[PDB]
Context: one part of a larger RNA, bound to proteins that are not shown
Parts: sequence; C1' cells; structure tokens
RNA sequence: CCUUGUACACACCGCCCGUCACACCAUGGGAGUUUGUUGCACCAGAAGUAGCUAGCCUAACUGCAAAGAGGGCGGUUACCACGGUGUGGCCGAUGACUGGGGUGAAGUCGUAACAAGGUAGCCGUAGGGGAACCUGCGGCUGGAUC
RNA sequence: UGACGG
Repeated sequence: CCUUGUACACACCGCCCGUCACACCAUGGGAGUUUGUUGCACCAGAAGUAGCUAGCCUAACUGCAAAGAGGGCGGUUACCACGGUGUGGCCGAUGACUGGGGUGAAGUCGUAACAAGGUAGCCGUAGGGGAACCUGCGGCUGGAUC
Repeated sequence: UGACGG
C1' cells in the first nucleotide's frame, strides 16, 4: 500500500460474559393456614297450594220432618324455602424455608464471545466443572487461511 | 467510512 474479518467508533489501553458478595422489586414452589364461591349425596321441612279426611262446627239450597247437600276448621300426605351433615372442586390471602428472575451499583474471581478473539463459532444431546464454560458424538456456515 | 486483528 492493497485486500480480508470485526459485536470495535473516547475506535483493542475497545467491547463485553458468568458465578460469588451487596441493595431493592416482582414471581414460582412450600408442612400448612384461612376467606369466599361452588358440585354432589343426604337430613330437614315454615307459609302456601293441592290431594285425602268414618274428627268437630255449620247463614243463603233442598227438605222444613228429623236430616241431607254444600262449606269451613282440624288432622294427614305431596311439593317446598331457610337451616344442618358429610365429602369434593375452584377463588383470593398468608406461610418458616427455598428456586430462579429483573433492576441497580461496580465490590470479588476470572476472561467465555467479538479478529483465525489467541483451542473457529454456533445447534441438538450427554457427561463434567467456582463461574464464565469444558469435553465427546452428530450437524451447520451465520468460518478466517488457503 | 475508519481503527484494529496472535
């Protein structure tokens, strides 16, 4: 100088990843606890209406001849609301402890990625490991060199 | 478009 890759542009003294520690925020699990609502199986059964009534009473009609007819009350049965018993479901709150997440700040340990990022990266999977991650198997190019 | 590249 030309070309190439780049997640860099205060420009590699770059940019960045994850534990651990700290502060806060929401959330999941959690022996349970507790609201509320609801299903099912029953129990119960007031008032009323209806059925039945050899119990009691009885103005209008028949008879007046007593008595009938009708009616009523009572009793009883059916349907029933409240209420109760059991056993389930769903809803909200709460719960020692615990799991991850996000945000902040930039303490600790590293340097995983971005250049062939210094062992190319990534995808699935399995195993391993303080953590980023590492290793195997297969795949991809969204890889430089050639 | 630069800068950088073990």
This is an experimental structure of RNA (16S ribosomal RNA, nucleotides 1385 to 1530; 16S ribosomal RNA, nucleotides 918 to 923) from Acinetobacter baumannii, with 152 nucleotides shown. Among the 13 different proteins in the entry, which are not shown, are 30S ribosomal protein S5, 30S ribosomal protein S15 and 30S ribosomal protein S16. The entry also models magnesium ions. The sample was in a buffer at pH 7.5. Keywords: antibiotic, tigecycline, translation, ribosome. An Rfam search finds the family "Bacterial small subunit ribosomal RNA" in it. Gene Ontology terms of the family: structural constituent of ribosome and ribosome. A reference for the family is Cannone et al. (2002), "The comparative RNA web (CRW) site: an online database of comparative sequence and structure information for ribosomal, intron, and other RNAs", BMC Bioinformatics. Its Rfam clan is "SSU clan". The structure was determined by electron microscopy at 2.7 angstroms resolution and released in 2020.